An RNA structure, together with DNA, in which 274 nucleotides are resolved. The structure was determined by electron microscopy at 8.7 A resolution and released in 2018.
[PDB]
Context: bound to proteins that are not shown
RNA sequence: UCUCGUGCCUG
DNA sequence: ATCAGAATCCCGGTGCCGAGGCCGCTCAATTGGTCGTAGACAGCTCTAGCACCGCTTAAACGCACGTACGCGCTGTCCCCCGCGTTTTAACCGCCAAGGGGATTACACCCAAGACACCAGGCACGAGACAGAAAAA
DNA sequence: TTTTTCTGTCCG
DNA sequence: GTCTTGGGTGTAATCCCCTTGGCGGTTAAAACGCGGGGGACAGCGCGTACGTGCGTTTAAGCGGTGCTAGAGCTGTCTACGACCAATTGAGCGGCCTCGGCACCGGGATTCTGAT
Numbered sequence: 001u002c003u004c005g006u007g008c009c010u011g
Numbered sequence: 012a013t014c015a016g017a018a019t020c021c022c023g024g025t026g027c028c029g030a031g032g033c034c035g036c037t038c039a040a041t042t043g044g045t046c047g048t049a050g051a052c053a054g055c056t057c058t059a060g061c062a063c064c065g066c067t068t069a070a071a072c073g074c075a076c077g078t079a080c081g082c083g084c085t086g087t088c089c090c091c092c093g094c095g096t097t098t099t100a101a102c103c104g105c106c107a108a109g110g111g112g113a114t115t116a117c118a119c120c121c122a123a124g125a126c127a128c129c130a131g132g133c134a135c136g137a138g139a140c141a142g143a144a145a146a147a
Numbered sequence: 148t149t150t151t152t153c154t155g156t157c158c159g
Numbered sequence: 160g161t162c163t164t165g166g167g168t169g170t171a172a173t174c175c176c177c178t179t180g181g182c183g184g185t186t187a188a189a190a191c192g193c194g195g196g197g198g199a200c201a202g203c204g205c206g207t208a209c210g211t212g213c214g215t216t217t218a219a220g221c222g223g224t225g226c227t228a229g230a231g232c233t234g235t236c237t238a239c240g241a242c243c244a245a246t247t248g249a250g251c252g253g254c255c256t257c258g259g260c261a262c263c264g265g266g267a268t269t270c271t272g273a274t
Base pairs, nucleotide, nucleotide: 003137004136005135006134007133008132009131010130011129012274013273014272015271016270017269018268019267020266021265022264023263024262025261026260027259028258029257030256031255032254033253034252035251036250037249038248039247040246041245042244043243044242045241046240047239048238049237050236051235052234053233054232055231056230057229058228059227060226062224063223064222065221066220067219068218069217070216071215072214073213074212075211076210077209078208079207080206081205082204083203084202085201086200087199088198089197090196091195092194093193094192095191096190097189098188099187100186101185102184103183104182105181107179108178113173114172115171117169118168119167120166122164139156140155141154142153143152144151145150146149147148
Other pairs, nucleotide, nucleotide, family: 013274cWW061225cWW077208cWW106180cWS108179cWW109177cWW109178cWW110176cWW111175cWS112174cWW112175cWS120165cWW121165cWW125161cWW126160tWW138156cWW141155cWS144152cWW177178cWS
C1' cells in the first nucleotide's frame, strides 16, 4: 500500500 | 599765368584695446591590423569618324549706285549743384522685460497580475514514433 | 543484410 | 464577471540670459530756400557711310566607298579603402600686456577759382 487528474454527489 | 585761400595731406602725441603670447586640458587624428570589393587592366568586336570623290546648286562677292542716318554746330531753357539756414532724429548710454529649450510634474492608459466559499465521500482513468542497436 | 528490438523525446 | 498596483510614452507650465525697447540728451544729418549756370534737348546741314541689285563668282553639301582608332563590353584580381580599438598631443577655452592705430592739434601743401 500508489499517486495524479477529471466526474457525480452529500452538508 | 597769378595769387588768395580753403581743402587736404602729413607730422608729432596718446591711450587703449583687440592681437597675440601663454597656460590647462581632451578628443579627434593617429597607428595598426583585418576584411572586401572596386577598378586597372587585357582582350574583343564592331561603330562611327575619318578621308576622299562627283556633281551640283544655292549661296557668297565687288562694286555701282543712291540715300539716309550719324554727326558736327548752334541755340535754347530750366534743373540740379551747391550753399545758408532751420529743424530733427540716429545714436549713445543706461536699464529692465521676455522668448524655448530643459525640465520634472501629471497624466492617462494601458497594460499586466490576481485574486474570486469550507469539508467530505466515491468511481474511473492515467506516453509514440522514428533512432540506433541485435541478431539470425 | 533487413527487419527486430529496445529506445529517447517528441508538436500543426 | 471584474478591479487593484505597476510601469510606459506624451504634453504642459513654468522659467532663464540678452534680445526688444523705454527714456534722456545730443549734434550731425537732413529738409528746405534759392540762383545760376551749365548740361540736355531741338534743329539742321550734309555728306559720307552703307543698303540693294546683279551678274559674277564661291564652295556647301549631299550622296557614295572603304575602314580602323577606339569606344565600349567582359572578366579578374588584387591592391587599396572601410572600419575597429587605443592613444596623445596639438587645439581650443580662457587670461593678460602691449604697441598699432584712431584720433587731436599744427603746419604745409596742393588744388582751384577770381584775377
Keywords: nucleosome, chromatin, RNA polymerase, TRANSCRIPTION, TRANSCRIPTION-RNA-DNA complex. The entry has 16 different proteins, among them RNA polymerase II subunit, RNA polymerase subunit ABC10-alpha and DNA-directed RNA polymerase subunit. Ions in the entry include zinc and magnesium. It comes from the structure "RNA polymerase II elongation complex stalled at SHL(-2) of the nucleosome".